Context: bound to proteins that are not shown
Molecule: Human mitochondrial tRNA-Tyr precursor with 3' trailer
Organism: Homo sapiens
Parts: sequence; C1' cells; structure tokens
RNA sequence: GGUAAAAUGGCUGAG
RNA sequence: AAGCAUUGGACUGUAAAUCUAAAGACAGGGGUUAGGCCUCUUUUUACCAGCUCCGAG
RNA sequence: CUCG
Repeated sequence: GGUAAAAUGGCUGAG
Repeated sequence: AAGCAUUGGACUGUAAAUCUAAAGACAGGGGUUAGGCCUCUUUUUACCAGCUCCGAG
Repeated sequence: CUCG
C1' cells in the first nucleotide's frame, strides 16, 4: 500500500 | 428482552436485602429499509510472487 | 542441459 473478518465507551449478555 | 453496576437525596430500630430523582444510543457517517440490507470512513485481528507449452527425456 |  492491498486482501479478508470483526467493532457493545461502565461490565456481561440476550437480542 | 435482562442482570451486575453508577450519581443526588433519606439520621434507617437492625430485610436500608428499602424508597425516591437522574443517566440507559451495540464504531461513526450516509442512505434507503418492510425488517434488513447497501455504501463511505476509522480502528482491531489474520494475509500479500503467479513460466505456458509438444517431443527430443 | 539446447531446439523451434
């Protein structure tokens, strides 16, 4: 500079 | 959906283990959307050359 | 290790 996945501003979730 | 939490107030008869007021935004923009998708940006974590022939071989 |  490219390719792919993800993103809980109190913490876990569920959703 | 929900729990564990947080802030202000209460002179609590030993469940205050409570009452009451405040704050509740799932990265950020956009769009649309019937949810949900589609797109842009940022961040985190993986990953980044392309010698093809046919027989002598 | 060369040939188109």